[PDB]
C1' cells in the first nucleotide's frame, strides 16, 4: 500500500 | 436505516 473486519466520533438525509 | 468524513484497533496479502 491492497482486501476484510471491530469500535467511537463529526456533518447531512 | 442511508449518504459523506476523521482518528483508534485486529486479521490476511
Nucleotide at each position: 500500500g491492497c482486501g476484510u473486519u471491530u469500535g467511537a466520533a463529526a456533518c447531512g438525509c